[PDB]
DNA sequence: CTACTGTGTTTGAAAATCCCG
DNA sequence: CGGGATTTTCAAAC
RNA backbone atom coordinates (compact mmCIF):
# COMPACT_ATOMS: atom_id res chain seq x y z
C1' N A 1 0.00 0.00 0.00
C1' N A 2 -3.35 -3.77 -1.71
C1' N A 3 -6.96 -8.63 -0.27
C1' N A 4 -11.13 -10.55 2.85
C1' N A 5 -14.32 -9.37 6.78
C1' N A 6 -17.15 -6.83 11.97
C1' N A 7 -20.69 -2.86 14.80
C1' N A 8 -22.72 1.86 14.00
C1' N A 9 -30.89 -0.43 10.15
C1' N A 10 -28.96 -0.87 3.75
C1' N A 11 -24.91 0.29 -0.50
C1' N A 12 -19.65 3.06 -1.79
C1' N A 13 -15.55 5.63 0.61
C1' N A 14 -13.80 7.00 5.22
C1' N A 15 -13.74 6.68 10.54
C1' N A 16 -12.71 2.40 14.65
C1' N A 17 -11.21 -2.91 14.58
C1' N A 18 -9.67 -8.25 13.02
C1' N A 19 -6.58 -12.05 9.57
C1' N A 20 -3.24 -11.70 5.72
C1' N A 21 0.33 -11.05 1.43
C1' N A 22 4.37 -6.81 -2.02
C1' N A 23 8.84 -4.93 -0.06
C1' N A 24 9.49 -7.98 -6.12
C1' N A 25 9.66 -8.38 -11.31
C1' N A 26 8.67 -5.98 -16.08
C1' N A 27 6.66 -1.91 -21.88
C1' N A 28 9.26 3.64 -22.23
C1' N A 29 10.95 8.53 -20.53
C1' N A 30 14.27 12.01 -17.66
C1' N A 31 18.11 13.18 -14.28
C1' N B 1 22.31 4.95 -9.32
C1' N B 2 17.46 7.48 -8.50
C1' N B 3 12.57 9.70 -9.92
C1' N B 4 8.02 6.96 -12.28
C1' N B 5 4.02 10.97 -15.04
C1' N B 6 -0.19 5.91 -16.15
C1' N B 7 -1.47 1.19 -16.82
C1' N B 8 1.06 -4.83 -16.54
C1' N B 9 2.07 -9.80 -13.52
C1' N B 10 2.77 -11.83 -8.67
C1' N B 11 0.76 -12.81 -4.08
C1' N B 12 -3.20 -12.42 0.51
C1' N B 13 -10.02 -14.30 -0.18
C1' N B 14 -15.84 -16.12 5.72
C1' N B 15 -9.95 -15.92 9.51
C1' N B 16 -6.27 -16.97 12.84
C1' N B 17 -3.51 -20.06 15.41
C1' N B 18 -3.42 -23.92 19.09
C1' N B 19 -5.16 -29.24 20.42
C1' N B 20 -5.67 -34.80 18.60
C1' N B 21 -7.48 -37.67 14.75
C1' N B 22 -8.66 -38.95 9.91
C1' N B 23 -6.94 -38.80 3.67
C1' N B 24 -5.32 -43.07 0.14
C1' N B 25 -6.42 -45.36 -6.26
C1' N B 26 0.72 -43.72 -5.49
C1' N B 27 -2.32 -41.71 -3.10
C1' N B 28 -1.00 -35.71 -0.44
C1' N B 29 4.09 -35.45 -2.92
C1' N B 30 8.64 -35.71 -1.19
C1' N B 31 12.57 -37.08 2.23
C1' N B 32 14.00 -42.06 0.03
C1' N B 33 15.58 -43.31 7.22
C1' N B 34 16.57 -48.31 6.45
C1' N B 35 14.43 -53.55 5.08
C1' N B 36 12.95 -57.66 1.26
C1' N B 37 12.67 -59.14 -3.80
C1' N B 38 12.73 -58.20 -9.86
C1' N B 39 15.51 -56.34 -14.00
C1' N C 1 14.38 -48.83 -14.60
C1' N C 2 10.29 -50.68 -11.45
C1' N C 3 7.17 -53.25 -6.51
C1' N C 4 6.14 -53.86 -1.50
C1' N C 5 7.31 -53.29 4.18
C1' N C 6 8.22 -50.38 8.80
C1' N C 7 9.06 -44.04 9.69
C1' N C 8 8.76 -38.22 9.23
C1' N C 9 7.51 -33.02 6.43
C1' N C 10 3.95 -29.52 5.24
C1' N C 11 0.32 -29.79 1.89
C1' N C 12 -6.52 -30.96 3.18
C1' N C 13 -10.14 -31.78 6.45
C1' N C 14 -12.82 -33.63 10.98
C1' N C 15 -13.87 -31.58 15.65
C1' N C 16 -12.84 -27.78 20.42
C1' N C 17 -10.56 -22.59 23.15
C1' N C 18 -10.95 -19.10 19.76
C1' N C 19 -12.46 -11.97 15.24
C1' N C 20 -13.77 -7.70 14.47
C1' N C 21 -16.56 0.64 17.53
C1' N C 22 -17.01 3.37 22.29
C1' N C 23 -18.75 4.28 27.57
C1' N C 24 -21.07 2.76 32.34
C1' N C 25 -22.52 -0.82 36.27
C1' N C 26 -21.81 -6.21 38.93
C1' N C 27 -18.64 -10.80 40.00
C1' N C 28 -13.94 -13.16 38.65
C1' N C 29 -9.11 -13.70 36.67
C1' N C 30 -4.30 -10.28 38.76
C1' N C 31 -0.88 -6.69 44.69
C1' N C 32 -1.19 -3.96 39.28
C1' N C 33 -1.76 -3.55 33.78
C1' N C 34 -5.43 -5.73 30.86
C1' N C 35 -9.19 -9.10 29.98
C1' N C 36 -12.97 -12.63 31.21
C1' N C 37 -18.64 -13.76 32.25
C1' N C 38 -23.32 -10.82 32.83
C1' N C 39 -26.49 -6.51 32.66
C1' N C 40 -27.20 -2.14 30.14
C1' N C 41 -26.21 2.47 27.53
C1' N C 42 -24.37 5.12 23.10
C1' N C 43 -22.78 4.73 18.45
C1' N C 44 -21.13 8.32 13.19
C1' N C 45 -18.89 11.49 8.87
C1' N C 46 -19.02 12.37 3.47
C1' N C 47 -22.82 10.80 -1.01
C1' N C 48 -27.12 7.80 -2.20
C1' N C 49 -31.53 5.46 -1.20
C1' N C 50 -35.10 2.88 2.56
C1' N C 51 -42.61 -2.01 1.63
C1' N C 52 -42.38 -5.52 4.74
C1' N C 53 -44.70 -10.17 6.21
C1' N C 54 -47.03 -14.70 4.42
C1' N C 55 -48.05 -18.18 0.97
C1' N C 56 -47.24 -21.27 -3.06
C1' N C 57 -44.42 -23.34 -7.16
C1' N C 58 -39.90 -23.81 -9.51
C1' N C 59 -34.60 -23.45 -10.01
C1' N C 60 -29.35 -23.32 -8.49
C1' N C 61 -25.66 -25.40 -5.91
C1' DC D 1 -30.24 -32.92 -0.15
C1' DT D 2 -30.62 -27.37 1.49
C1' DA D 3 -30.84 -22.54 -0.26
C1' DC D 4 -32.53 -18.95 -3.55
C1' DT D 5 -36.35 -17.02 -6.88
C1' DG D 6 -40.91 -15.66 -9.64
C1' DT D 7 -45.93 -14.80 -8.49
C1' DG D 8 -50.13 -13.84 -5.79
C1' DT D 9 -52.46 -11.90 -1.32
C1' DT D 10 -52.67 -8.68 3.05
C1' DT D 11 -51.87 -4.50 5.69
C1' DG D 12 -57.80 -3.15 12.31
C1' DA D 13 -61.48 -1.26 16.09
C1' DA D 14 -63.87 -1.63 20.54
C1' DA D 15 -65.36 -3.66 24.40
C1' DA D 16 -65.02 -7.51 27.84
C1' DT D 17 -62.19 -9.79 30.92
C1' DC D 18 -57.73 -9.81 34.32
C1' DC D 19 -54.41 -8.18 37.38
C1' DC D 20 -49.89 -6.16 40.08
C1' DG D 21 -49.39 -1.45 42.90
C1' DC E 1 -59.69 -3.13 44.97
C1' DG E 2 -58.84 -0.46 40.27
C1' DG E 3 -56.94 1.87 35.52
C1' DG E 4 -54.19 -0.28 32.17
C1' DA E 5 -52.63 -4.28 29.62
C1' DT E 6 -53.86 -8.59 27.72
C1' DT E 7 -57.68 -11.12 25.32
C1' DT E 8 -61.68 -11.62 22.96
C1' DT E 9 -65.01 -10.53 19.41
C1' DC E 10 -66.43 -8.38 15.95
C1' DA E 11 -68.32 -11.67 11.27
C1' DA E 12 -69.80 -15.60 6.66
C1' DA E 13 -66.96 -20.34 4.04
C1' DC E 14 -66.55 -22.62 -2.58
RNA sequence: GGUGGGAGGUCUGUCCCCACCAUGGGGUGCG
RNA sequence: CGCACGUCCAAACGACCAUAUCAUCGUUGCCCUGCGACC
RNA sequence: GACGCAGGCAUGAUAUGUAACCAUGCAUUGGAAAGUGCAUGGAGCAGAAGAAACACAGUAG